[PDB]
C1' cells in the first nucleotide's frame, strides 16, 4: 500500500443578476470537496476539530496564504 467489513469528516465567502428592503436562487472565489448519495480520511508531526468574536499578509470578501502545528483532541479490526 491490497482485499474484506464498518467508521469518521467539511460545506465557507460576496464585487454581481432575479429584487426596492428580506429571503431564497442563479454567478463569482479558494479548495480534493462548499452538502455531492459525490469527496477527503481511520492511529496520525497531508481528514477534520479546539485554541479562535486569536496574530500577521493578502483579497470585493472568506483559514484565502501563513503562523499557531514537531502542540492537544481526532474515526480500525482481520487477512495478505
Ligand atoms: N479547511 N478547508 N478548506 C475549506 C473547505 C472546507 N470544506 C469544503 C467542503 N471545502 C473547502 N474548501
Nucleotide at each position: 500500500g491490497g482485499a474484506c467489513u464498518c467508521g469518521g469528516g467539511g460545506u465557507g465567502c460576496c464585487c454581481u443578476u432575479c429584487u426596492g428592503c428580506g429571503u431564497g436562487a442563479a454567478g463569482g472565489c479558494u479548495g480534493a470537496g462548499a452538502a455531492a448519495u459525490a469527496c477527503c480520511c481511520g492511529u496520525a508531526u497531508c481528514a477534520c476539530c479546539u485554541g479562535a468574536u486569536c496574530u500577521g499578509g493578502a483579497u470585493a470578501a472568506u483559514g484565502c496564504c501563513a503562523g499557531c502545528g514537531u502542540a492537544g483532541g481526532g474515526a480500525a479490526g482481520u487477512u495478505c
The RNA (thiM TPP riboswitch) with a sequence from Escherichia coli has 80 modelled nucleotides. Crystals were grown from: 30% PEG4000, 0.1 M sodium acetate, pH 5.1, 0.3 M ammonium chloride, VAPOR DIFFUSION, HANGING DROP, temperature 294K. Released in 2014, the model rests on X-ray crystallography data to a resolution of 2.65 angstroms. An Rfam search finds the family "TPP riboswitch aptamer (THI element)" in it. Rfam describes the family as follows. Vitamin B(1) in its active form thiamin pyrophosphate (TPP) is an essential coenzyme that is synthesised by coupling of pyrimidine and thiazole moieties in bacteria. Rfam links the family to the GO term thiamine pyrophosphate binding. The 2014 paper behind the entry is "Validating Fragment-Based Drug Discovery for Biological RNAs: Lead Fragments Bind and Remodel the TPP Riboswitch Specifically". Ions in the entry include magnesium. The model includes bound 5-(azidomethyl)-2-methylpyrimidin-4-amine (2QB).